[PDB]
Context: bound to proteins that are not shown
RNA sequence: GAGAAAAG
DNA sequence: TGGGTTTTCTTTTCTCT
DNA sequence: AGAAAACCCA
Numbered sequence: 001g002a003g004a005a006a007a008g
Numbered sequence: 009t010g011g012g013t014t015t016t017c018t019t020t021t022c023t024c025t
Numbered sequence: 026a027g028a029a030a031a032c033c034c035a
Stems, first nucleotide, its partner, number of pairs: 001024001003022006009035007
C1' cells in the first nucleotide's frame, strides 16, 4: 500500500 | 465554465510487496 | 472497469 475478513 | 476525485460513519484482525 | 454526479480548485 494493496489482498482479504469481522462488528454495529 | 472545465478537469480531478469520492462515493454514510466508526471499530478490529491477519499474511504479502 | 464500467453506467456518473456533486464539490473543489483553476